[PDB]
RNA sequence: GGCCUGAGGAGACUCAGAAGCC
Numbered sequence: 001g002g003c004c005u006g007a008g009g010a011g012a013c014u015c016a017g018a019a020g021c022c
Stems, first nucleotide, its partner, number of pairs: 001022003004017005
């Protein structure tokens, strides 16, 4: 930081979250 899941959501974006996978 991604995949998965969840929250704010109307939009535009951000936020959170342990198993497992990397």

Shown are 22 nucleotides from a PDB entry: RNA. Keywords: RNA, 5 S rRNA, bulge. The entry is an ensemble of 9 models. Entry title: Solution Structure of Helix III in Xenopus Oocyte 5S rRNA. The structure was determined by solution-state NMR and released in 2002. Primary citation: Huber et al., J.Mol.Biol. (2001), "The structure of helix III in Xenopus oocyte 5 S rRNA: an RNA stem containing a two-nucleotide bulge". On the sample the depositors note: The stem of this hairpin occurs naturally in Xenopus Oocytes.